This is an experimental structure of RNA from Homo sapiens, with 38 nucleotides shown. Lineage of the source: Eukaryota > Teleostomi > Tetrapoda > Hominidae > Homo. The sample was in a buffer at pH 7.5. Released in 2022, the model rests on cryo-EM data to a resolution of 4.1 angstroms. Primary citation: Kuhle et al., Nat Commun (2022), "Structural basis for shape-selective recognition and aminoacylation of a D-armless human mitochondrial tRNA". It comes from the structure "Cryo-electron microscopy structure of human mt-SerRS in complex with mt-tRNA (GCU)".
Context: bound to proteins that are not shown
C1' cells in the first nucleotide's frame, strides 16, 4: 500500500418510528487478513 471485519478508542447522511433505538451508506479509531522496504 491492497483487502475485510467490528465499536468504539465514537462523529456525519438517509430509510420505518410521536420519538429514544435498531438496520444502511460514509467518516473516524482500533482489530483481522494478504502484499513491497530499491
Nucleotide at each position: 500500500g491492497a483487502g475485510a471485519a467490528a465499536g468504539c478508542u465514537c462523529c456525519a447522511u438517509g430509510u420505518c418510528u410521536a420519538a429514544c433505538a435498531a438496520c444502511a451508506u460514509g467518516g473516524c479509531u482500533u482489530u483481522c487478513u494478504c502484499a513491497c522496504c530499491a